Solved structure of RNA, 17 nucleotides shown. The PDB entry is titled "HAIRPIN WITH AGAA TETRALOOP, NMR, 4 STRUCTURES". The entry is an ensemble of 4 models. The structure was determined by solution-state NMR and released in 1998. The entry is indexed under RIBONUCLEIC ACID, RNA, HAIRPIN.

RNA sequence: GGGACCAGAAGGUCCCG
Numbered sequence: 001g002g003g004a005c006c007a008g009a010a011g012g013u014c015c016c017g
Base pairs, nucleotide, nucleotide: 001016002015003014004013005012006011
Other pairs, nucleotide, nucleotide, family: 001017tWW008009tSS
C1' cells in the first nucleotide's frame, strides 16, 4: 500500500511480503 475479513461502512487485523 491492494485485497479479504469483523462490516454499517468504519476503524482495524491479516495475507499479499